[PDB]
Molecule: VS Ribozyme
């Protein structure tokens, strides 16, 4: 500083707080 999982809201997209590859 970029890919995302958990835990809350999402006809469900995604909206957040935090690992892993680094």
């Nucleotide at each position: 500083g970029g890919u995302g999982a958990c835990g809350c809201c999402g006809u469900a997209a995604g909206g957040c707080g935090c690992a892993g590859c680094c």